[PDB]
RNA sequence: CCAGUCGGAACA
RNA sequence: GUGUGAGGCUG
Numbered sequence: 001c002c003a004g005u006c007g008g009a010a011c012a
Numbered sequence: 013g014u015g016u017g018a019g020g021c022u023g
Stems, first nucleotide, its partner, number of pairs: 002023005010016003
Other pairs, nucleotide, nucleotide, family: 007017tWS007018tHS008017tHS
């Protein structure tokens, strides 16, 4: 970095 | 439940 996932705090 | 997105899990 890709893929398949589960995606803080904030804002929408 | 979603989008932006730090990060996590698997390969």
Primary citation: Pitt and Ferre-D'Amare, J.Am.Chem.Soc. (2009), "Structure-guided engineering of the regioselectivity of RNA ligase ribozymes". An RNA structure, in which 23 nucleotides are resolved. Released in 2009, the model rests on X-ray crystallography data to a resolution of 2.7 angstrom. The entry also models magnesium and potassium ions.